[PDB]
Context: bound to proteins that are not shown
DNA sequence: GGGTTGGGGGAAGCACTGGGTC
DNA sequence: GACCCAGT
C1' cells in the first nucleotide's frame, strides 16, 4: 500500500575497411704537444 | 634541415507498439 | 473503439 498497485523507451551495431613520414645526406675538408736540455761536481780502512 | 601531404567519403538512428477525436 | 492525418 500513498493521484498510488502493472512499469527497461529497450534491442541490433568493430568507428570501422587501406596506409613507410617515407626518401636522400662525410658535421668533413686542414693541424711537427712542439720548440731548446749535464744529478753535473769530491771521494787511501 | 628543406619540401610534398592535414582526411579521404560513406554512414551519424529504422522499425515499432501515435494519441487525440468523436 | 474505430476513425484521422505533413509541406523540401
Nucleotide at each position: 500500500a500513498u493521484u498510488g498497485a502493472a512499469a527497461g523507451a529497450g534491442u541490433g551495431c568493430u568507428u570501422c575497411c587501406c596506409c613507410a613520414a617515407a626518401c636522400c645526406c662525410u658535421u668533413a675538408a686542414c693541424u711537427g704537444g712542439u720548440u731548446g736540455u749535464a744529478a753535473c761536481a769530491g771521494u787511501u780502512g
The PDB entry is titled "Cascade complex from type I-A CRISPR-Cas system". This is an experimental structure of RNA (crRNA (45-MER)) from Escherichia coli, together with DNA, with 75 nucleotides shown. The organism belongs to Escherichia, within Bacteria. Primary citation: Hu et al., Mol.Cell (2022), "Allosteric control of type I-A CRISPR-Cas3 complexes and establishment as effective nucleic acid detection and human genome editing tools". Among the 6 different proteins in the entry, which are not shown, are Cas7a, Cas5a and CRISPR-associated helicase Cas3. Released in 2022, the model rests on electron microscopy data to a resolution of 3.9 angstroms.